[PDB]
Source information
Solved structure of RNA (23S rRNA, nucleotides 509 to 1245) from Psychrobacter urativorans, 713 nucleotides shown. The entry has 51 different proteins, among them Large ribosomal subunit protein bL31B, Methyl-accepting chemotaxis protein and Large ribosomal subunit protein uL5. The work is reported in "A new family of bacterial ribosome hibernation factors" (Helena-Bueno et al., Nature, 2024). Entry title: Cryo-EM structure of P. urativorans 70S ribosome in complex with hibernation factor Balon, mRNA and P-site tRNA (structure 2).
Context: one part of a larger RNA, bound to proteins that are not shown
RNA sequence: ACAAGCAGUAGGAGCCUCAAUUUAUUGGGGUGACUGCGUACCUUUUGUAUAAUGGGUCAGCGACUUAUAUUCUGUAGCAAGGUUAACCGUUUAGGGGAGCCGUAGGGAAACCGAGUCUUAAUAGGGCGUCUAGUUGCAGGGUAUAGACCCGAAACCGAGUGAUCUAUCCAUGAGCAGGUUGAAAGUGCCGUAACAGGCACCGGAGGACCGAACCCACUGUCGUUGAAAAGCCAGGGGAUGACUUGUGGAUAGGGGUGAAAGGCUAAUCAAACUCGGUGACAGCUGGUUCUCCCCGAAAGCUAUUUAGGUAGCGCCUCGGACGAAUACCAUUGGGGGUAGAGCACUGUUUCGGC
RNA sequence: ACCGAUGCAAACUCCGAAUACCGAUGAGUAAUAUCCGGGAGACACACGGCGGGUGCUAACGUCCGUCGUGGAGAGGGAAACAACCCAGACCGCCAGCUAAGGCCCCAAAUUCCUAGUUAAGUGGGAAACGAGGUGGGAAGGCAUAGACAGCUAGGAGGUUGGCUUAGAAGCAGCCAUCCUUUAAAGAAAGCGUAAUAGCUCACUAGUCGAGUCGGCCUGCGCGGAAGAUGUAACGGGGCUCAAACUAGGAGCCGAAGCUGCGGAUUUGAAACUUGUUUUCAAGUGGUAGGGGAGCGUUGUGUAAGCCUGUGAAGGUGUGUCGUAAGGCAUGCUGGAGGUAUCACAAGAGCGAAUGCUGAC
Numbered sequence: 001a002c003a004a005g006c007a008g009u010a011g012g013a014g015c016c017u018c019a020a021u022u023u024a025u026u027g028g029g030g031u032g033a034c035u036g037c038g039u040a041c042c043u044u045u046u047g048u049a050u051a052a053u054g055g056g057u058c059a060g061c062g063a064c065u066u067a068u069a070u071u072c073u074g075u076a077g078c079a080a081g082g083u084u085a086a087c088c089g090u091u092u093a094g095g096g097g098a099g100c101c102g103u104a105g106g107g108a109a110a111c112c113g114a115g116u117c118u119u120a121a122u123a124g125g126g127c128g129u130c131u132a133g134u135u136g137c138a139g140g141g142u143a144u145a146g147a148c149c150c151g152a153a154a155c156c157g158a159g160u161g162a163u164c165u166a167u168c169c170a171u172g173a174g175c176a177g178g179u180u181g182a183a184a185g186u187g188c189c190g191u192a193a194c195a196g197g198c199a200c201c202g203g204a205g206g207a208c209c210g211a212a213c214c215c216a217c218u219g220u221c222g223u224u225g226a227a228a229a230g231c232c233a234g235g236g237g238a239u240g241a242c243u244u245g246u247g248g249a250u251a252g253g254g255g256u257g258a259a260a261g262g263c264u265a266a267u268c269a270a271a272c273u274c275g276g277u278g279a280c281a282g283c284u285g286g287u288u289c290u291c292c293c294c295g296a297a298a299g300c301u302a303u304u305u306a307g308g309u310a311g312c313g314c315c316u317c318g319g320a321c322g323a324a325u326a327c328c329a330u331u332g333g334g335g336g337u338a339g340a341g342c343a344c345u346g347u348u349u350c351g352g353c
Numbered sequence: 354a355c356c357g358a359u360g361c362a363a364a365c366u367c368c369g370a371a372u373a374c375c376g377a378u379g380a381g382u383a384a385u386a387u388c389c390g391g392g393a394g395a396c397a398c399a400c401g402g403c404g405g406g407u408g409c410u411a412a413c414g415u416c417c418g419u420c421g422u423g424g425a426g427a428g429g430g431a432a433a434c435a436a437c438c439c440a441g442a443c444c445g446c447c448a449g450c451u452a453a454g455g456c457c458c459c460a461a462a463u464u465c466c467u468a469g470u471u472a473a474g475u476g477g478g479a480a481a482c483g484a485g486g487u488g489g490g491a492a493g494g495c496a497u498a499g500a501c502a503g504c505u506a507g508g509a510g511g512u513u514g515g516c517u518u519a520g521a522a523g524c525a526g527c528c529a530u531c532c533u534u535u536a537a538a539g540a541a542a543g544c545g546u547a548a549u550a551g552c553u554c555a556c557u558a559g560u561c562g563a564g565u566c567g568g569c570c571u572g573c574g575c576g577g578a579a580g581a582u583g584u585a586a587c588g589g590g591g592c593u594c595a596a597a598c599u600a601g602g603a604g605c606c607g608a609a610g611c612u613g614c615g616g617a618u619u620u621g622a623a624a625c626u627u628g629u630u631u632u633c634a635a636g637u638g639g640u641a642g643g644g645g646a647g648c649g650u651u652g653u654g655u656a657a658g659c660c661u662g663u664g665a666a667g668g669u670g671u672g673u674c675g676u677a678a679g680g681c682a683u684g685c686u687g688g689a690g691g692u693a694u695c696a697c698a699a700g701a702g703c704g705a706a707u708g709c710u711g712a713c
Base pairs, nucleotide, nucleotide: 008037009036010035011034014031015030016029017028018027019026020025041054043052056713057712058711059710060709061708066145067144068143069142070141071140072139073138074137075136076135077134078133081101082100083099087095088094105112106111115127116126117125118124148286149285151283155276156275157274158273159272160271166250167249168248169247170246171245172244173243174242175240177209178208179207180205185200186199187198188197189196213237214236215235217234218233219232221230252268254264255263256262289647290646291645292644293643294642299312300311301310302309303308314394315392316391317390318389319388320387324385325383326382327381328379329378330377331376332375333374339368340366341365345362346361347360349358350357351356352355398423399422400421401420402419403418404417405416406415407414428439429438430437443616444615445614446613448612449611450610454606455605456604457590458589459588463603465602466601467600468599469598470597476592482576483575486573487572488571489570490569493566494565495564503560504559505558506557507556509533510532511531514528515527516526539554542553543552544551617637618636619635620634621633622632624630648702650699651698652697653696654695658692659691660690667686668685669684670683671682672681673680674679
């Protein structure tokens, strides 16, 4: 064990169990018939239950740092001043004023200075004047650094590799068995001689058939294989431009290549290892505690720009200012749209002419 | 061309709104506007209305303009349904009223009331067009001097009109629509023939006896109407004086809207005044993002302190407290450390990165 779905939630019967209670009445705990509602999370998006991404689970680790410069804000000390650095030092003290910032600007500059520049100008106009800074400490942002973290395909330097493989060099080895029957030769005939004919003979050949061996044409199987390329049945060469053992040579923009960009140790349109190196990545992913307030944009302009970025627009925080703003009533304006029309530019039908 | 009638146009205008926009004055209401500076994010938008271009007045199409919604917005309705309709979720309540939408059962609330319409399950897909469905409304024509229909009789003579044509004799077509007996009869409205023939009709008379005929507009219906896994074009059941539709009316249901009650919190405001207290008013959905306030962890000082074998850290339960991160207490396990408070510094918080390691 008659009932359909993110598996919970809000209710809720029954049962079980503990404690009080004068004894089933509450309260705590377990379970959850039945009813309503209800399509995970993350990321990425205009928009995801999505049949888009990521996660088998757990545990541990895993991403906005550090140094310096600079700007703004807070705070503290001093204050028209503030503050020292390196150093010295018996060393967080004390000393060290070099320097830095502030206190004045204008101008390219000379120069002048609450002014100054331009100008012929005393005009005009531009920029100034019409006060609080500085040194720490902390915080936000930016700059240079690997600069949130992870991630290429690369490029460069120096080495290590030819025990695989490609070619080559030296030195060894191998190729059952069976065929075919080239030159040459010999003999006889023949020829003026050559030539030629026959018979014998001989043993050539990237010759033939076929094992080993070396290959790899077809198919089945195998494809988390017996195997990171094989097995089985067939297939090709099999004295050669053959196969093979041992040692040696050629090394990376190099080699080697009967040439397929092949091969160079299961790696090749540029090997491998280490180093430059934490290469760069306007790209993708991820980015970990809590609550309170506010709260966008997906536009414009520009861009070797179009999925990046910058100024402006839009958000937030602080300060200043205070009605200068919004709504409505009344009222001053300009328009060429909807509608309409043929006056112009066209276009159109009928009649008269 | 010119005169007159008659249309049309983005790049035509003799004209010409509403809105919008720019100003002025004035009240009330309002968490305004502006400027300087710190920090951004964003520069893939989408749909539904409106005005257009493009396209085919195709597209969940594309490109602008403008409004709303989503984005970044839950709740109720539209069966389900980002972008539609109603409505903006601080938290709690087993209180009430409403919005859109609904009230026969699923399923909360009317088998509610009044007057009608539909017979198609129309409602609950689809047009030109077709039809004698049915209801209503403005007019008309004919009619007891017998209307409409039926039935009975006639429906004729010039003449087979002319032409055309093989034939065209009412009836292929072209050109007139005349006359005569008439109560009436078309130079014919159809069928028919090769053409005639033939059968009807219009029309007239008779029979019967009371209303009848055809257009127009309007409401709701019918046909037109064929698809692929399975009814499958109301969500379902089912619904016909409806549970459909039209027009009203009265109740009720219905949301996280509003009200009630309790609590928290942001900003501003009158004060023993730094949360010292009582209130009051307006707020409190939220992504990117900006601002604010805190929790916990390791470590340093405070600390030669304080706690701890009468049991530290850790592990595992329970109770309890706070808006939360979290705090505190305590049973068991454990067996030697821990750390109040306030400061200070961080290898300071993990579920995701086809993350790394181990285990399973």
Method: cryo-EM, resolution 2.6 A. The entry became public in 2024. Rfam match: Bacterial large subunit ribosomal RNA. Rfam 15.1 lists 51,934 matches to the family in 10,816 species. A reference for the family is Yusupov et al. (2001), "Crystal structure of the ribosome at 5.5 A resolution", Science.